[PDB]
Context: bound to proteins that are not shown
RNA sequence: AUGAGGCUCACCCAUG
Repeated sequence: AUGAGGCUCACCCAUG
C1' cells in the first nucleotide's frame, strides 16, 4: 500500500 481481514478499538493480521 491493499483487504465486504479481526478486536476488548489510535491495536492485531494477511498479502504486496